[PDB]
Context: one part of a larger RNA, bound to proteins that are not shown
RNA sequence: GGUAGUAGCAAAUAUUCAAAUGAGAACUUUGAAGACUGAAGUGGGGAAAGGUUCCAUGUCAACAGCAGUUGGACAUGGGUUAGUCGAUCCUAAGAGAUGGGGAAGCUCCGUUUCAACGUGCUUGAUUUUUCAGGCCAACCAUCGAAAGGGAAUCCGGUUAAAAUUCCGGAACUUGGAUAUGGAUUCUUCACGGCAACGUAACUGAAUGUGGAGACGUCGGCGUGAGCCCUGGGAGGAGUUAUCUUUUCUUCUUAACAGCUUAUCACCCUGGAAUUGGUUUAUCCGGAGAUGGGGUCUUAUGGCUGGAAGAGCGCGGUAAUUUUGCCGCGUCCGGUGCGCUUACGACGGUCCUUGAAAAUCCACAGGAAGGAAUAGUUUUCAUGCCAAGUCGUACUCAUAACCGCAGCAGGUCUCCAAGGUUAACAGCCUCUAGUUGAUAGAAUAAUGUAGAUAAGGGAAGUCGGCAAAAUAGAUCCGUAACUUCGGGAUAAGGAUUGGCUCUAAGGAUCGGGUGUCUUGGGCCUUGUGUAGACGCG
RNA sequence: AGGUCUUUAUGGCCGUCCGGGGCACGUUUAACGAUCAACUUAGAACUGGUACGGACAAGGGGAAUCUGACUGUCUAAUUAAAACAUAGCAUUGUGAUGGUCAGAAAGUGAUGUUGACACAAUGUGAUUUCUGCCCAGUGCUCUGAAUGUCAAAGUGAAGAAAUUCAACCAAGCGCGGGUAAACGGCGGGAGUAACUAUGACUCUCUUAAGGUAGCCAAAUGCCUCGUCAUCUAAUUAGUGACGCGCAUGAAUGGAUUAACGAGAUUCCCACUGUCCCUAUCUACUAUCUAGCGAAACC
Numbered sequence: 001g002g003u004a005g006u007a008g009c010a011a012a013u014a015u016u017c018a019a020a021u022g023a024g025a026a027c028u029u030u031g032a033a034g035a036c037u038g039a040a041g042u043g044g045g046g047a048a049a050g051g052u053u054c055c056a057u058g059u060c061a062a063c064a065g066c067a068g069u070u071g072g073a074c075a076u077g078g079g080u081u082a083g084u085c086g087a088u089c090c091u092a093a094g095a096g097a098u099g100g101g102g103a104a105g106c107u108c109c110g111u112u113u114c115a116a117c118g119u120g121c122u123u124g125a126u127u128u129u130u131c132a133g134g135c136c137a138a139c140c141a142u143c144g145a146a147a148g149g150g151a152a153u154c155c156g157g158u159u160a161a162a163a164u165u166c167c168g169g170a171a172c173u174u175g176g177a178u179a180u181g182g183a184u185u186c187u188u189c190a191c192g193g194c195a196a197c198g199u200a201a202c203u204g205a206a207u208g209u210g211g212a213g214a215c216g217u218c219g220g221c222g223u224g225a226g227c228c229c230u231g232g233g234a235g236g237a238g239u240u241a242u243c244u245u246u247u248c249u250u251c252u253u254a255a256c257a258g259c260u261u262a263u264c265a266c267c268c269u270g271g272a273a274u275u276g277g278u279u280u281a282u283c284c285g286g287a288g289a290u291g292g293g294g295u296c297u298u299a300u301g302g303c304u305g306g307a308a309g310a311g312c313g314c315g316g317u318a319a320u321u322u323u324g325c326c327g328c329g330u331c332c333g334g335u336g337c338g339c340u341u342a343c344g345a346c347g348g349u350c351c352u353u354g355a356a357a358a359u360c361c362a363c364a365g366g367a368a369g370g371a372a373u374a375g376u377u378u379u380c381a382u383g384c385c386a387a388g389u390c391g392u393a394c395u396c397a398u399a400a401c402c403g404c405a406g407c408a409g410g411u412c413u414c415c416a417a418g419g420u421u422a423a424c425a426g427c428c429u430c431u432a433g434u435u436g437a438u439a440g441a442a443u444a445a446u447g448u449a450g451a452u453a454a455g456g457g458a459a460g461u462c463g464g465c466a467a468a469a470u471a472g473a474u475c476c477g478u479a480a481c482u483u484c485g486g487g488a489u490a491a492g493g494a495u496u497g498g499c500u501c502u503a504a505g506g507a508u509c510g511g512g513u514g515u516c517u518u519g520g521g522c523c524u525u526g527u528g529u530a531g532a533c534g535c536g
Numbered sequence: 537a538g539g540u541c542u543u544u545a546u547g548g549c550c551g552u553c554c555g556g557g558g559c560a561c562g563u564u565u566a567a568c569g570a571u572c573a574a575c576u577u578a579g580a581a582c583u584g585g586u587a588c589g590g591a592c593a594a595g596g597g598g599a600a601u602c603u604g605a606c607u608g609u610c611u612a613a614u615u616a617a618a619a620c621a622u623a624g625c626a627u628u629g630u631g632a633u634g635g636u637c638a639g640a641a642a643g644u645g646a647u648g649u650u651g652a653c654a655c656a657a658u659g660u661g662a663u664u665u666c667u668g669c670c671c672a673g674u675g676c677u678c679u680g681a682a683u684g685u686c687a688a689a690g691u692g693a694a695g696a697a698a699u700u701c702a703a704c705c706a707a708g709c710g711c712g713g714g715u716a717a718a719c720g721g722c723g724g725g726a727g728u729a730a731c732u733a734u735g736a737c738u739c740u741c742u743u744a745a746g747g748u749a750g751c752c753a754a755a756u757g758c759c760u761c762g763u764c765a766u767c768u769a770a771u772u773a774g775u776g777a778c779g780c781g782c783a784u785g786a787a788u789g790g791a792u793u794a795a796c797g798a799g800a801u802u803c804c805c806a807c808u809g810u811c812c813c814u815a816u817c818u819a820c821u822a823u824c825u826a827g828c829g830a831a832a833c834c
Base pairs, nucleotide, nucleotide: 001834002833008828009827015033016032017031018030019029020028034435035434036433037432043415044414045413046412049395050394054078055077056076057075058074063071064070083172084171085391086390087389089149090148094143095142100109101108102107118136120135121134123132124131153170154169155168156167157166173387174386175385176384179382180381181380182377183376184375185374189369190199191198192197203368207364208363209362210361211360212359216349217348218347219346221344222343223342224341225340226339227338228336229334230333231332232331233251234250235249236248237247238246252310256305257304258303259302260301265295266294267293268292269291275285276284277283311330312329313328314327315326316325317324318323350354401410402409417429418428419427420426438826439825440824441823447820448819449818450817451816452815453814455812456811459810464807472496473495474494475493476492481486483662497583498582500580501579502578503577504576505575506572507571508570509569510568513560516556519554527545530542531541535538584588596805597804598803599802600801601800602799603797604796608620609619624660625659626658627657628656629655630654635647636646637645638644664791665790666789668722669721670720673719674718675715676714677713678712680711684709685708691702692701693700694699723741724740725739726738727737750784751781762778763777764776765775766774
Other pairs, nucleotide, nucleotide, family: 003832tWS004831tHH005006cHS005829tWS006830tWH007829tHS010820cSS011398tWW014034tWS021025tWH022024tHS022069cWS025069tWS026438tWS027066tWW037042tSS038429tHS038431tHS039430tWH040424cWS041431tWW048396tHS048397tWW052054tHS052080tWW053393cWH055160cSS059073cWW060062cHS060063tHS060071tWH062073cWS064406cWS066438tWS071072tSS071406cHS072399tHS078161tSS079080cWH082392tWH083152tSS086146cSS088150tHS090357cSS091145tWH091356cSS093144tHS096141tHS097111tWH097112cWH098113tWW099110tHS100643tWS102640cWS102641cSS103105tHS108641tWS112117tWS113115cHH122133cWW127129tHS137139tHS145148tHS145355tWW147412tWS148355cWS149357tWS151173cSS153164tSS154254cSS158163tWH159161tHS170255tWS178383cWS179378tWH182201tWS185371tHS188370tWS193195tHS194268cWS195267cSS196294tSS200201cHS200380cSS204366tSS204367tHS205366tHS206365tHS213358tHS214357tHH215356tWH220345cWW235313tSS239244cWS253307tWS253308tWH254307tHH255306tHS261298tWS261300cWW263297tWH263344tSS264296cWW270290tHS271288tWS271289tHS272285tWS272286tWS272288tHS278282cWW279281tHS281346tWS298300tHS308309cSS308310tHS320321tWS350352tHS352354cSS371374cSS394400tWS395400cSS397411tWH403407tWS421423tHS421425tHS426592cSS445822tHS446821cWW453809tWH454813cWW457808tHS457810tHS458464tHS458465cWH458466cWW458808tWH460810cSS461463tHS468807cSS470595tHS471589tWS477491tHS478490tHS479488tHH480487tHS482485tWS483485cHS483793cHS486794tSS497590cWS499581cWW511566tWS515557tWW521552cWW525547cWW525548cWW527546cWW528545cWW532540cWW534539cWW536537cWW546547cWH587590cHS588590cSS603618cSS605795tWS606622tHS610617tWH611616tWH623661tHS625717tWS631651tSS632650tWW634648tWW635655tSS639641tHS639642tHS660787cSS662793tHS663792cWW666786tWS667787cWH670744cSS671718tWH679681tWS680682cWS680683tWS681682cHH683710cWS690703cWW695697tHS695698tHS716719cHS717787cWH721745tSS729734tWH735736cHS735737tHS742746tWS743745tHS747748cHS747785tWS748786tWH749785tHS749790tWS750790tSS753760cWH753762tHS757759tWS767773tWW768770tHS771773cHS786789cSS809813cWS
């Protein structure tokens, strides 16, 4: 080259009208509509992996198996801001130097090992830049987690593209320096409480003992938070032939600071059988229950500050206009076998008992040093300084990863609305997001996917293969056999809508009040003294 | 002076805070009133083209046999099973100077942060009931008082020596014993009972022992579509019996077995386009067009 303008470009419900742009529009943009994913998403983020695909402008030769004015393409620029988010540090399974011992050797073993293993610290210092010593040296190279451990940040706003990083405000931790106030001392290193223990503080070396770090899984219960539901009121939008005091929507509150707030646990009192208290779940009490009174953890909630000045919802105005300015409101509730999640007190379970280390604290101990005309301490308050390095855009997938590709495959995880319902199933819808997959015209055969069928009912076939039939729930009923646990939803029957009613099943209060005396007290009524700017 | 805003007291106001006076009201008929609140359950009437878990969602069932107890696991990409594993059972080694295993070596390792209720090595495969006979063979194991074979070194002799010869001579082998929940194995031929058939019985050859309890034309039986019964109108299928079983059989586990199984098989009810015997309908293709545009093969 023929094949051949042929096979084919048919999964993922679905597109349409108009305008704009442009030489050119099935495919771009905008508007209108029709749809879908339907919160275990076609939504909003991330880990791995990619590496600029991000954003703006321009742009169509190639690529986007039609097209192309569009693009994850092409070209030019722009873009990633950290003391608090990670890395960094710790150790895990493990990896691996050294001292040694093998091995011809490349190298192997070993990880404190047959080792004289500290580049030790703590002080009083010394200004004599010399020291004096006092303690120890079990263990201890190092690497090994962006899901384990771990110092510390939140809200509002802002970009074309960055934000827990920028701006505004408000905090916090660590390291260092350091003064003032407070605290303490003449009983030197504080007081109070019977006690649990309390507090603004309120010496403490070597060494030691403990705690935190620090831990499975399941079950029901309780509390909270967010969401769902709902009443009143103050706004805005929709429907309004009729009806609808109606349908939808805004009414919010961060980290951080103070006060308060708890199951459990604990303390004091007291002394219990007529045993009592008590959980949904039967455990507790002379090893001290019930009763009465307290202490503690602050998980969690409340109030206040943060903070209304923010954000949100309306109304009225400014303007080519950078961008606004003004006013009003942003309030008070209720409900629950609701959902998710956190915590709590419990209970079950194992021939299974469910990491380590860095790091932080407390305690024991009593070294050393401490006052009176003055002494001490930065675990009380306030104040001062600093926090380096590297990552930070975007995709995370029916087109940004891997499958030669824009491949129906594969690839870890977080959040999760309404109705129906046992249900996070299926089905419909809200927020959000898509409307992507070459298209047009017809509707032969044979297909692929899906349906129906008289009478018969497995005669089909290797074979009931495939399909059909059954199916939820309530009530009734349930055989052989059995390892006594089952078999069992055995088998086999009945009922089920809508409407109008009826019955049952709970919570919180009320069984000691009318009356009146003096009081701290905020509320308006009016009395005038003392006090500043300003109108006559 | 007129006009707010306040310290203060001043007069009472109206309520709740404490708290006393008695008349009265509570003594456990609060067994009652007030307010508030969630969806569950049960019953009745009416009603309708007898419909109603109205879409969605959603077991077909029964009688048996083979087989594996079960849950679990594997042949990524043709086999999911009866295969593997498993709990249970049994056997074997080992007391640390050890067993099993690793390393070229090592002052080296795993088990082992271990110690017989442990570690290591195997077989069988829940439960129930049982696991018979054989140690001759092949393995494994045990003693060596005496003992055939018997290396190097060493010893003795001969030789001038090389060398040769001889004795001695370790373990192993041989000899003897044990061991089958080690590997494994588990017989033939004739006669015989007042018909026949069979052979309880007897004879005969022979083994290590001669297949026991069980089970069966079984996933194991050639002949074979065995024979009888049942199931059907009809059954090389199924099931129940039978058993001189080519070639069943006991942890190379035998026989059962409730429950379980996307395991294999037979029958029955239900059900149906599997079929008699086909027909019709929908979407996407195919088809025709615009654009795009391969390959196998020759």
Molecule: 25S ribosomal RNA, nucleotides 1439 to 2338
Organism: Candida albicans SC5314